[PDB]
RNA sequence: GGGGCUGAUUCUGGAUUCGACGGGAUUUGCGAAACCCAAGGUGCAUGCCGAGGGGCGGUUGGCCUCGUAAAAAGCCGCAAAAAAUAGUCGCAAACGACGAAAACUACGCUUUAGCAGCUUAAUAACCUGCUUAGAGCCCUCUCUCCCUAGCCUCCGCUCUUAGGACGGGGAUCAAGAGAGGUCAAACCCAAAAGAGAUCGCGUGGAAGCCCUGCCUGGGGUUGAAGCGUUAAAACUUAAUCAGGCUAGUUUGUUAGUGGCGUGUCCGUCCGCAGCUGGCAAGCGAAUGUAAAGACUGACUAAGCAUGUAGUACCGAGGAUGUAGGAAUUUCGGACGCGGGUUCAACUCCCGCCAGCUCCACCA
Numbered sequence: 001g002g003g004g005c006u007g008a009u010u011c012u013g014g015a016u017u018c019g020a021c022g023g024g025a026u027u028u029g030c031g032a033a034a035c036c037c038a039a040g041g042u043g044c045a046u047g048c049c050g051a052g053g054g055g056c057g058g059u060u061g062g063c064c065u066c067g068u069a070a071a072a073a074g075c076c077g078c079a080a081a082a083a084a085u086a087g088u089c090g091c092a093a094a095c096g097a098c099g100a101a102a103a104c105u106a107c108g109c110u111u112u113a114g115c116a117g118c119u120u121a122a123u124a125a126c127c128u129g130c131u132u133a134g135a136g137c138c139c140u141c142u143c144u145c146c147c148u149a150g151c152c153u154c155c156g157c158u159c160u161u162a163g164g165a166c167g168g169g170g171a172u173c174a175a176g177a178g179a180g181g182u183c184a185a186a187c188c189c190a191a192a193a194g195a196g197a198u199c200g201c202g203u204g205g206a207a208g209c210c211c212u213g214c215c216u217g218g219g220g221u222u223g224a225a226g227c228g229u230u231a232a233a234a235c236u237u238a239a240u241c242a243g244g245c246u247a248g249u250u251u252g253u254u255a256g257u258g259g260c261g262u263g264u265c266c267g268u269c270c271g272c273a274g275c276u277g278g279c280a281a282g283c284g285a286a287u288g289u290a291a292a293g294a295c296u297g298a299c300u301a302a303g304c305a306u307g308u309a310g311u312a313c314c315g316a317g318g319a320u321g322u323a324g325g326a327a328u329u330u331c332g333g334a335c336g337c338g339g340g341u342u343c344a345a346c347u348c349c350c351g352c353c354a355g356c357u358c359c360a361c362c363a
Stems, first nucleotide, its partner, number of pairs: 001359006014343001021332007037318001040314002051065001053064001057076003089099002091096001107136001110133001146169002151164002158196001202227001215243001250282001252279001270293001336352002339349002
Other pairs, nucleotide, nucleotide, family: 007353cWH011347cHS013342tWS013347tWS021333cWS028029cHS029325tWW031035tHH034323cSS035322tHS036319cWW036320cWS038314tHS044301tWS045299tWW045300tWS045311tWS046306cWW047300tWS049050cWS049068tWS051070cHS054077tWW056079cWH062064tHS067068cHS067301cHH070071cHS077082cWH078079cSS078084cWS084086cHS085086cWS086087tWS087090cWH092095tWS096097tHS104182cWS106139cWH106181cWW108135cWW112132cWW113129cHS114128cWW141178cWW142177tWS154196cWH155156cHS156230tWS158160cWS162192tWS163191cWS173174tHS175176cHS178179cWH180181cHS194195cSS196197cHS202228cWS209212cHS210239cWH212242tWH223224tHS227233tHS228232tWS233234cSS244245tSS249283cWW249285tWS251281cWS251287cWS253278tWS257258cHS257272cWH259274tWH261271cWS263265cHH263298tWH272291tWS298307cHH309310cWS310312cWS314315cSS315316cHS338350cWW341345tWH
């Protein structure tokens, strides 16, 4: 100075990193924001006022209101409620001489055991507890003290005829007691007897017709009654039916009306039923159209703006949806860098840049 080989890969050079992120394209099951007509109906409607007031203070002429004229009220609350505003907090704010919450069914001393605290563990100190106790400050009484049947009494009724060593009433105690609580209310402890007479209920009795709207036709049934009196001789309160009670009633029934209409309407050629209406027909009962929009208006109802069914309003009555949320498809990168051939190449070729390699006068 050159030829080669390869730098995801090899297939026929025929793919999406399945999936993130970004860019396109699809469907609509969704309505006022993926989108608006308000013609189907909804009626006095689409529609406004300069505005000032909680007994007491301020107030966006008002988050409370006004179909036009000012009125009944709310909020910050500062004082009683309310977060009250008042310092624990309230009272009395400011200060407090103001409230601002105890209890063992009392309390003094002592006994032992625990407890609080201490100790590395216990003890001992000191604090509490007495949830135990000798005794007591002590209260009804007791063996003190004058009387004693008042009163308890087998199941409510019997004072009592029967049991009460103490059961009752005022005036004083001479004590060593005891019933009593450092909290026993529930669970369980005084007994036997003539006999239910005083007195309604116990006792087939019957009254408002028995829940009928006199009442009657078949019909269930009744509160106190003859004896008899808290206990000896017993018991039940329970269906209502229908008729001319023509009581009430519907009714065939003309219509301006005493009413109804064209958004509510006052005019209309057109015309309606609830009590009632001119008279027959029936009686727990044959039997009436049980319906409606047209044209004038006042209006913005009921005080500044316009009418004879849509301006108010919707939701499933229709289109919506010029636009934004969900489920799908594709491309972009991640295969050294640029060109050419093909419908399309990283995978074919040719260029730039890298890694290996074989080639290098001769006598």